[PDB]
RNA sequence: CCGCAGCGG
RNA sequence: CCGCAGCGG
Repeated sequence: CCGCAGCGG
Repeated sequence: CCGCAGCGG
């Protein structure tokens, strides 16, 4: 830096 | 859409 089945606004 | 922390490359 990119991707992903989590939480919050 | 944004942030956070998890995993992989």

Released in 2018, the model rests on solution-state NMR data. The RNA with a sequence from Homo sapiens has 18 modelled nucleotides. The model includes bound 3,5,7-TRIHYDROXY-2-(3,4,5-TRIHYDROXYPHENYL)-4H-CHROMEN-4-ONE (MYC). The entry is indexed under Myricetin, Flavonoids, CAG RNA, HD, Huntington's Disease, Trinucleotide repeats, RNA.